[PDB]
């Protein structure tokens, strides 16, 4: 450094987060906390991961005729 | 459902449709020769004769009775009639009895010396007590259909009785 | 149904540790 992502509605100054819908990985569990501040704390596991630009497919979101 | 009538075509004044009008069909309308049975009802006065009763006088008698004068009543025959009828016969019959019509009245019965007569039963009888039916007549209910006349109605069928006329009737198709 | 303006995961390109 990574062990999920998204969409909607909802929560909060904000973060963590709550409900509905959709979708992955050989590869996550627990706790509610952080307190003006953009991941709060604990326990596990992983070594390639992260970030950016082009193509294909689920649900949605918007349009519509 | 609605509109439209086009166009086309076939028997006939060897009369096509069809006007214009009636009598058959009716639980019908009104009539009034008949068909039929009831109800009610059915006048009176005159002239003549007759009948029956009743009232009142004379006259004769020993009675049953006999001679005669009037009065009144009903019914009756038949000759004229009406201040007569809606019509009112001078029709026909029957009863006339348990006592009431009249008559003839057996027996019986009453009067009688008797002759005979009275009152009168049975039974018979009736121009002529009363009662009643039939016929006729008049009013009147009703019973009415081998009544019919026409008056509505009716009109497809049925027999019917007439016309006068240029149309009958068929394919019809398009339209919302 | 269908066509266009946004989306998950995956595939292809470049970048940092």
């Nucleotide at each position: 450094g990574c062990c999920g992502g998204g969409c909607g509605c909802g929560g909060u100054g904000g973060c963590g987060c709550g409900c509905g819908c959709c979708u992955g990985u050989a590869g996550u569990c627990c706790c509610a906390g952080c307190u003006a501040c953009u991941c709060g704390g604990g326990a596990g596991g992983c070594u390639g991961a992260g970030g950016c630009a082009g193509g294909a497919g689920g649900a949605u979101c918007g349009c519509u005729u | 459902c609605a509109g439209u009538g086009c166009g086309c075509u076939a028997u006939g004044c060897c009369g096509a449709u069809c006007g214009g009008g009636u009598g058959u069909c009716c639980g019908c309308a009104c009539u009034a020769a008949g068909u039929u049975c009831g109800g009610c009802a059915u006048c009176a006065a005159u002239a003549u004769g007759g009948u029956g009763a009743c009232c009142u006088c004379c006259c004769g008698g020993g009675a049953g009775c006999g001679g005669g004068g009037g009065a009144c009543c009903a019914c009756c025959a038949g000759g004229u009639u009406g201040c007569c009828u809606a019509a009112g016969g001078a029709g026909g019959g029957g009863u006339g009895a348990a006592c009431c019509g009249g008559c003839c009245c057996a027996g019986g019965u009453c009067g009688g010396a008797a002759a005979c007569g009275g009152a009168g039963c049975a039974g018979g009888u009736c121009a002529a007590a009363a009662c009643u039916c039939c016929c006729g007549u008049g009013c009147u209910g009703a019973u009415c259909a081998g009544u019919a006349g026409u008056g509505g109605g009716a009109u497809c069928g049925c027999g019917c009785c007439u016309g006068u006329g240029a149309a009958u009737a068929g394919c019809c198709a398009c339209u919302g | 149904u269908a066509g266009c303006g946004a989306g998950a995961c995956c595939c292809c390109g470049u970048c940092u540790c």
Molecule: Canis lupus familiaris RNA, 7SL, cytoplasmic 1 (RN7SL1), SRP RNA
Organism: Canis lupus familiaris